The PDB entry is titled "Human mitochondrial ribosome at 2.2 A resolution (bound to partly built tRNAs and mRNA)". This is an experimental structure of RNA (P/P-tRNA) from Homo sapiens, with 70 nucleotides shown. The structure was determined by electron microscopy at 2.21 angstrom resolution and released in 2022. It holds a match to the Rfam family "tRNA". On this family, see Hou, Trends Biochem Sci 1993: "The tertiary structure of tRNA and the development of the genetic code". The family has 954 seed sequences and 5,335,975 matches in Rfam 15.1. Rfam describes the family as follows. Transfer RNA (tRNA) molecules are approximately 80 nucleotides in length. Their secondary structure includes four short double-helical elements and three loops (D, anti-codon, and T loops). Further hydrogen bonds mediate the characteristic L-shaped molecular structure. tRNAs have two regions of fundamental functional importance: the anti-codon, which is responsible for specific mRNA codon recognition, and the 3' end, to which the tRNAs corresponding amino acid is attached (by aminoacyl-tRNA synthetases). tRNAs cope with the degeneracy of the genetic code in two manners: having more than one tRNA (with a specific anti-codon) for a particular amino acid; and 'wobble' base-pairing, i.e. permitting non-standard base-pairing at the 3rd anti-codon position. By type it is a transfer RNA.

């Protein structure tokens, strides 16, 4: 230099849900565990569609592969 893939809550996964983390309460002498609540997300930009994580396009970050023969 060439090529394929990926980006979701603070974290890690799913097809806009769980888990913890975070905050609120209860239980405890207090802490943890536990029980009951609460919030928070679809890398970026552009476009189709009434409606796009789910249809396309370029860019950023990262990953993987190739980079040969005399």
């Nucleotide at each position: 230099u060439a090529g394929g893939g990926a980006a979701u809550a603070g974290u890690u996964u799913a097809a806009a849900a769980a888990a913890c983390a975070u905050c609120u309460g209860a239980c405890u002498c207090a802490u943890a565990u536990u029980c009951a609540g609460a919030a928070g997300a679809u890398g970026g930009a552009g476009g189709u569609u009434c409606a796009a994580u789910u249809c396309c396009u370029c860019c950023u970050u990262c990953c993987c592969u190739a980079a040969c023969c005399a």